[PDB]
Context: bound to proteins that are not shown
RNA sequence: GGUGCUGGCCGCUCUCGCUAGAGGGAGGUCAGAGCACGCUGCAAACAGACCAAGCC
DNA sequence: AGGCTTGGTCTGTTTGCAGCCATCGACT
DNA sequence: AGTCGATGTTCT
Numbered sequence: 001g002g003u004g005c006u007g008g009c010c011g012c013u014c015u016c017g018c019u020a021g022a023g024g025g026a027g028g029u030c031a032g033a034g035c036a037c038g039c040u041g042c043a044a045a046c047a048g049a050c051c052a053a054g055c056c
Numbered sequence: 057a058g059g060c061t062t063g064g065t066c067t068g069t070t071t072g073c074a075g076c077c078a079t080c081g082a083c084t
Numbered sequence: 085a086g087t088c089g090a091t092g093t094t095c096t
Base pairs, nucleotide, nucleotide: 006031007030010028012025013024014023015022016021040075041073042072044070045069046068048066050064051063052062053061078091079090080089082087083086084085
């Protein structure tokens, strides 16, 4: 000492809102390590998640 | 309120193709 | 001896 994975804080922006707030997203920032590790391209089939109706 | 079917849009899930080179002959 | 090109196989 290569890819993963994590929360605060900051604003920024985005979406709604009985007005109370929430939720995102790529980066700037404060914290934590007794964590495993086959890398990769083409392809194909399901299932998973949300908006709509008709139907019982 | 709950229980299915249809479709669309988006990721996410589970697969079978290709692959993970050695050896002689000509030439230095 | 050594480099790099071009060449070699066969069952489920």